Released in 2020, the model rests on cryo-electron microscopy data to a resolution of 3.7 angstrom. Shown are 785 nucleotides from a PDB entry: RNA (LSU rRNA_2, nucleotides 1737 to 2590) from Tetrahymena thermophila (strain SB210). Rfam match: Bacterial large subunit ribosomal RNA. Rfam links the family to the GO terms ribosome and structural constituent of ribosome. Clan: LSU clan. The sample was in a buffer at pH 7.45. The work is reported in "Ciliate mitoribosome illuminates evolutionary steps of mitochondrial translation" (Tobiasson and Amunts, Elife, 2020).
Context: one part of a larger RNA, bound to proteins that are not shown
């Protein structure tokens, strides 16, 4: 997902409305409650991996630029 | 090195020009400024800015440790065989510790003797092969190994090939053929060391060289070839010559392949039972106590594993609400006692009902104050967050301390600090509808099962008795206040009152430029304060069984097995609890009984009114013949209440008395009765069981003689 949708113990992908076993209910509806449907809402939060990403830091690697500097050109003459 | 020259600009009362609007380098001097420039180039140079890296394994990850190679155990008599399993080692040494011949005692252990001496003396005995064999361990050798010595460099070059092993690549042992040597009867032996580890690919580059060459040709240069050298590339099959961190601002893709809470398995640990009994207890193992050692159980603690969930959730505690176990804190029963009584200790049976408030802390817990019959141990996703809270703890802000160059971090602290929900199904508390059963229908009951049920006891009587030196102080059998809890009720009390009324402030209005008095309404929390009918309500009222039967641990009579003045049992006869049952209370489509009526007329349903019943419904009540039912009013008497108009009295003791209205009840009279020319409807069918007359009917196997 479909649905004619019950309790308990046992069972077992390890906590069963659905298998097993003794049982329950003539059939359904409305008001109300929320114990369960490992209830609904974001391919959830934390954790781990990926030869994934981002931003930040620094005495991580390589490097760019600001900036410092010698020669030369622009640039000529004389004297010491 | 200065000076001058060239050049740019401003200033000193000191030219301008261009941009539509006045035609000739706008060049003097003085002072000062600028080339501390721009361009090409050299070398250095800032996380200021940027682009990137920031290993893996791993019983979560991280911190730590490890990463290649060798040897044994593991390893299970072929070989191989894993683990963050146990242990140790290697990253060398050496030109003699190598190669061929030769000599020596065999080595080693013990004893003994010797011209006191041993190259390595002699003799004797002994040795599951020790001594050793370069270093770890195993394996093996004894013609080993150790030692002395003479010659020497086979620790040489080239070419072919098999086998073991083996993904690949790599690695291993060595015969055969040829050259050129050593040794020295050689006839022969030697291609490093007893063996296994004693290291590194390819690229790039390098020194010496047995060989070749074509960027037009010849050479140089250069490439390749034979021999050979250079790496903790140690993450050792080596991705680069060249590489660290933080993220509590965080993102995406995936995983229960992988963690924290919880479940599940395990139960070392933990708690409890049971057996044994070191040592205390006057003696004395078991009144009480219990070390040590031992056999099982439980699944509440600390943990191990990592099977379910990683495609919307969860953590402790508290409020409310609960349910279960018994391994029971009190109450109840009983055995034992080092039990006189009392109080108490211990063990057994027992789950009916009960089991506190408060201060500090975020707090379970815990300490404290005070009490009580007692203040139980635990399970239920350490019950309960689609039922509430959110204080603690796990986001973002901020601060101190400590660590860290730094971003920032903490099993440290501190102030602050957001997730939401309309319930389809299950389940549950309540309420009805439809239908079925017996012929159909209106009513009343039983039976049966289940559910439910408040615990305690001061004080007092027995009794200051029994017991006891005394102090003190009962069992038994009863009465009983109160607390907590619970049910029914509302006459009293108390609260409530949008129902009724009195008094009253401000503004406005009915409705008023005829007045005056008086009445009335609205708004302001029902305007405010106060009283109160009826109802609901608790703070109020009343009240909450004993006994009987069966049984649990336990008590007893007689009497055997076990030749008993034994034994509560094997035949048999009797006891024993707050429990269970019966009884009592309430509910119920499970079955059944009684009463009465029923189609030329039993019944039920729809509608109206009202309610003491109520979400809806259902139940109750009522109408269709105006004793009913619902509602209105009149008249007498009750309830609540600062009695109006009129009229009277008086110093206008400026008020008092008489006099009403409203609510309820009763008696009396009236008004309406809103579905009607109404609807849905019942007594089928058949057999089974038995007795009698008539009819019918008669006999068969034990010895001997």
């Nucleotide at each position: 997902g479909a649905a004619c949708u019950u309790u308990c113990c046992g069972u077992g992908a390890a906590g069963a409305u659905g298998c097993g076993g003794c049982a329950a209910u003539a059939u359904u509806a409305c008001a109300a409650c929320u114990a369960g449907a490992c209830g609904g809402g974001a391919a959830g939060a934390c954790c781990c991996u990926a030869u994934g990403c981002a931003c930040c830091u620094u005495u991580a690697c390589u490097g760019u630029u600001a900036u410092c500097u010698g020669u030369a050109a622009u640039u000529a003459a004389u004297u010491u | 090195a200065a000076u001058u020259a060239c050049a740019u600009a401003u200033a000193a009362a000191u030219a301008a020009a261009a941009u539509a609007a006045a035609u000739u380098u706008u060049a003097a001097u003085u002072a000062u400024u600028u080339u501390u420039g721009u361009u090409a180039u050299u070398g250095a140079a800032a996380g200021a800015c940027a682009g990137u890296u920031u290993g893996a394994c791993u019983g979560g990850g991280g911190c730590g440790g490890u990463c290649u190679c060798c040897u044994c155990c593991u390893a299970a008599a072929a070989a191989g065989u894993a683990a963050c399993g146990g242990a140790g080692g290697a990253g060398u040494a050496u030109a003699a510790u190598a190669a061929u011949u030769u000599g020596g005692g065999g080595u080693a252990u013990c004893u003994u003797a010797u011209u006191u001496u041993a190259a390595u003396u002699g003799a004797g005995a002994u040795c599951a092969a020790u001594a050793u064999u370069a270093g770890a361990a195993u394996g093996a050798a004894u013609a080993u190994a150790c030692u002395a010595a003479a010659u020497u460099u086979g620790a040489u070059u080239a070419g072919a090939g098999u086998a073991c092993a083996a993904a690949c690549a790599a690695g291993u042992a060595u015969u055969c053929u040829a050259a050129g040597g050593a040794u020295a009867u050689a006839u022969g032996u030697c291609u490093g060391u007893c063996a296994u580890a004693u290291u590194g690919a390819c690229c790039c580059g390098a020194u010496a060289u047995a060989a070749u060459u074509u960027a037009g040709u010849a050479g140089a240069a250069a490439a390749u070839a034979u021999a050979u050298c250079g790496a903790u590339c140690a993450a050792c099959g080596a991705a680069u010559a060249a590489a660290a961190g933080g993220u509590a601002c965080g993102c995406u893709a995936g995983g229960g392949a992988u963690a924290a809470c919880a479940g599940g398995c395990u139960u070392a640990u933990g708690g409890g039972u049971u057996u044994u009994g070191a040592g205390a207890g006057u003696u004395c193992u078991u009144a009480u106590u219990a070390a040590u050692a031992a056999a099982c159980c439980c699944g509440u603690u600390u943990g191990g594993c990592a099977c379910c969930u990683c495609g919307a959730u969860g953590u402790c505690g508290g409020c409310u609400c609960a349910u279960c176990a018994c391994a029971u804190c009190c109450u109840g029963a009983u055995g034992g006692u080092g039990g006189a009584c009392a109080a108490u200790c211990u063990a057994u049976c027992a789950a009916g009902g009960g089991u506190c408030c408060g201060g500090c802390u975020g707090u379970u817990c815990g300490c404290c104050g005070g009490u009580u019959a007692a203040a139980g141990u635990g399970g239920u996703a350490c019950g309960u967050g689609a039922g509430c809270u959110g204080g603690g703890u796990u986001u973002a802000a901020a601060a101190c301390g400590u660590c860290g160059u730094g971003a920032g971090a903490c099993a440290g602290u501190u102030u602050g600090g957001u997730c939401c929900c309309u319930a389809u199904c299950u389940g549950u508390u309540g309420u009805a509808a439809u239908u079925a059963c017996a012929a159909g229908a209106a009513a009343a009951u039983a039976a049966a099962u289940a559910a439910g049920a408040a615990u305690u006891a001061a004080c007092u009587u027995u009794a200051g008795u029994a017991c006891g030196a005394g102090a003190g102080g009962a069992c038994u059998a009863g009465g009983a206040a109160a607390a907590u809890u619970u049910a029914a009720u509302c006459a009293c009390u108390g609260g409530u009152u949008u129902g009724a009324a009195a008094a009253u402030u401000a503004c406005u209005u009915u409705a008023a430029u005829a007045a005056a008095u008086a009445a009335a309404a609205g708004u302001a929390c029902g305007g405010u304060u106060u009283u109160u009918a009826a109802g609901c309500u608790a703070a109020a009222u009343u009240a909450a069984a004993c006994a009987a039967g069966a049984u649990a641990a336990u008590u007893g009579c007689u009497g055997a097995a076990u030749u008993c003045u034994a034994u509560a049992u094997a035949a048999g006869c009797a006891a024993g609890a707050a429990u269970c049952u019966a009884a009592c209370u309430u509910a119920u489509a499970u079955u059944a009984u009684u009463u009465u009526c029923u189609a030329a007329u039993a019944a039920a349903c729809u509608u109206u009114u009202u309610a003491a019943a109520g979400a809806c419904u259902a139940u109750a009540u009522u109408a269709u013949u105006u004793a009913a039912g619902u509602a209105u009013a009149u008249u007498u008497a009750u309830u609540a209440a600062g009695a109006g108009u009129c009229a009277u009295u008086a110093u206008a003791a400026c008020u008092a008395a008489u006099a009403a209205a409203u609510a309820u009840a009763a008696a009396u009279a009236u008004a309406c009765u809103a579905a009607a020319u109404g609807u849905u409807u019942a007594a089928u069918a058949a057999u089974c069981a038995c007795u009698a007359c008539a009819g019918u009917u008669u006999a068969g196997u034990u010895u001997u003689u």